[PDB]
Context: bound to proteins that are not shown
RNA sequence: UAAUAGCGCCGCAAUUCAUGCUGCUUGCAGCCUCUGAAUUUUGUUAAAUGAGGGUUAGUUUGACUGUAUAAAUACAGUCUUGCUUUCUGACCCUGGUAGCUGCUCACCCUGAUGCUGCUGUCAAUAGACAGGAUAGGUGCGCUCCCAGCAAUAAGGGCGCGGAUGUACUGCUGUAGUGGCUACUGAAUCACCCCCGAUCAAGGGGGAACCCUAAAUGGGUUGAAAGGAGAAGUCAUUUAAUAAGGC
DNA sequence: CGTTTAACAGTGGCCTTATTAAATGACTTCTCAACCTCCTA
DNA sequence: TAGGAGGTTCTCTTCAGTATTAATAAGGCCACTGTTAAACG
Numbered sequence: 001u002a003a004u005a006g007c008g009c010c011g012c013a014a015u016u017c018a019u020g021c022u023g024c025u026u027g028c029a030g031c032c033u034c035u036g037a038a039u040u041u042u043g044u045u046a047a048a049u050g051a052g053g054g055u056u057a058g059u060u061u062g063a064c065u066g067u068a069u070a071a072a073u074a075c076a077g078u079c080u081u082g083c084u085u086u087c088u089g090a091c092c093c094u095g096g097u098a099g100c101u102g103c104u105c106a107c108c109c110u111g112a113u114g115c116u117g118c119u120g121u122c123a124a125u126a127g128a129c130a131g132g133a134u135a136g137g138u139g140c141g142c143u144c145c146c147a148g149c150a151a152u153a154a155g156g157g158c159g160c161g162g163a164u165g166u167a168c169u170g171c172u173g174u175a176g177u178g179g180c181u182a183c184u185g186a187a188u189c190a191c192c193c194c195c196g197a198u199c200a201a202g203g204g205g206g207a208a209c210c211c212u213a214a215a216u217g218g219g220u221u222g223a224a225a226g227g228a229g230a231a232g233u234c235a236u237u238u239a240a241u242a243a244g245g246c
Numbered sequence: 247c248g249t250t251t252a253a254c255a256g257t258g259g260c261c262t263t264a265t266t267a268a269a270t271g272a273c274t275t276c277t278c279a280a281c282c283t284c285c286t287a
Numbered sequence: 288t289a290g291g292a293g294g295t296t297c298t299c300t301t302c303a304g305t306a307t308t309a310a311t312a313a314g315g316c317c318a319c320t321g322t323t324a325a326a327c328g
Base pairs, nucleotide, nucleotide: 006142007141008140009139010043011042013040014039015038016037017036018035020031021030022029023028024027052093053092054091055090062079063078064077065076066075067074068073083226084225085224086223087222088190089189095184096183097182098181099180100179101178102177103176104175105173107157108156109155110154114149115148116147117146118131119130120129121128122127136145137144159171160170161169162168191206192205193204194203195202207221208220209219210218227278228277229276230275231274232273233272234271235270236269237268238267239266240265241264242263243262247328248327250325251324252323253322254321255320256319257318258317259316260315261314279296280295281294282293283292284291285290286289287288
Other pairs, nucleotide, nucleotide, family: 003136tWS004145cWS005144cWS011047cSS012041cWW012044tWS018020tHS018032tWH020034cWS023025tWS026027cSS043047tWS046047cHS048139tWS051141cWS052133tHS054187tSS056190cWH057200tWS058087tWH058190cSS058222cWH059223cWH060224cWH061225cWH069071tHS069072tWS069073cWS092186cSS094132tWS094133tWH106158tHS111112cHS111150tWS111153tHS112150tHS123125tWS123126tHS132135tWS138141tWH152176tSS163167tWS165166cHS174177cWH196201tHS197201tSS198200cHS211217tWW212214tHS212215tWS249326cWW
């Protein structure tokens, strides 16, 4: 410095409609004020989206009875159990120590759904330290684009050794990047704090608000949804093998 | 007035394919007993 | 009695599959020739 352009998503508009609104003319007339639907149409000094990884037997969505209610729904009463999930928050982290193990690299060239991309401080080394989810690009992301690396895509080139009968190898340091196990660092939550269980367990201590003059007097301090098991099959991707397979 | 650089547009070449396994997301199918008898306490 | 473990057996009747009525929505780069439309001595 760069992220042009494309694609998807939101919103913001503009238009036309109604599944809307209005009116009765009760299927018609208008309107886009709300709600939506269909386009196109911009990314506003902004609206709404928003994808780094984790943490709660968290809260709510609940059952029965009675009333109002045709019912929903509301109210009142009685009971309450923690399953499996989807969100919204809040909070924590950007890990360490050990082992075991995979892959990839003679050296080039192109460059993959390849890797990396935060803030500050110190360096400006290649790395530490503090912080940290706003984290390259566009309102937000991408396999798209930019930048650097690219051996770990694939293809081509190509040096020396060994092999050379079709298989193929070395140039290779933990060096880079992965996986597994063991012990560990933090959150271990749903208004906040403390002790505790977690094949069980709750207990206590506060705050704010409402009621209540005031009484931990009592209440509130986020919401939803459930049909599971087993067995096949398809698709996508990945990896190994094969040169068809029978 | 003819003309010559930009700007799109169409064309030709290339591009490998199968099998098993895994992960995920889906799909399909099947299932969703009820009473009795006996044998200990 | 009363719990706890085993027994038991068929449905229903079988036998269902094959159709369309489009249109979505098609490649992606790489390189080339070919057209085309607009600015200019």
Overview:
An RNA structure (sgRNA) with a sequence from Scytonema hofmannii, together with DNA, in which 328 nucleotides are resolved. Method: electron microscopy, resolution 3.3 angstroms. The entry became public in 2022. NCBI's taxonomy places the organism under Bacteria, Bacillati, Cyanophyceae, Scytonemataceae, Scytonema. Entry title: Cas12k-sgRNA-dsDNA-S15-TniQ-TnsC transposon recruitment complex.